[PDB]
C1' cells in the first nucleotide's frame, strides 16, 4: 500500500419541490443521521387496475479497527 471482515450508517429519516403511472414509481434543494467525506451504480421481488402513495432483499465510497499479504 493492497486484499478481506468487522464497525459507524440502516444507500437511512424528515420536510420542500419536481416527475410518471403496471412498459411507471423519476429528479434536485434544506436540514437531522453526534467530526469530515460518502449517502453512486445496476440487479431480484412485492403493492398500487389511474390515483397518490409506495415497500423487500442483493449491490458502493470514506474513516477507523484487526486479519492476511506485498515482505
Ligand atoms: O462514523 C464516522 C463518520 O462517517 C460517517 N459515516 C457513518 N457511516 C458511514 C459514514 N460515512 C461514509 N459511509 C458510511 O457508511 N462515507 C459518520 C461519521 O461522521
Nucleotide at each position: 500500500g493492497a486484499u478481506u471482515c468487522g464497525u459507524a450508517u440502516a444507500u437511512c429519516c424528515u420536510u420542500a419541490a419536481u416527475g410518471a403511472u403496471a412498459u411507471g414509481g423519476u429528479u434536485u434543494a434544506a436540514g437531522g443521521g453526534c467530526a469530515a467525506u460518502a449517502c453512486a451504480u445496476a440487479g431480484a421481488g412485492a403493492c398500487c387496475a389511474c390515483a397518490a402513495a409506495u415497500u423487500u432483499c442483493u449491490u458502493a465510497c470514506u474513516g477507523c479497527g484487526a486479519a492476511u499479504u506485498c515482505u
The depositors describe the entry as "Crystal structure of 2'-dG-III riboswitch with 2'-dG". An RNA structure with a sequence from Bacillus sp., in which 71 nucleotides are resolved. The entry also models magnesium and sodium ions. The model includes bound 2'-DEOXY-GUANOSINE (GNG). Crystallisation conditions: 0.08 M Sodium chloride, 0.01 M Potassium chloride, 0.01 M Magnesium chloride hexahydrate 0.04 M Sodium cacodylate trihydrate pH 6.4, 30% v/v (+/-)-2-Methyl-2,4-pentanediol, 0.012 M Spermine tetrahydrochloride, 0.1M Glycine. The entry is indexed under Riboswitch, 2'-Deoxyguanosine, 2'-dG, Aptamer, RNA. Method: X-ray crystallography, resolution 2.2 A. The entry became public in 2025.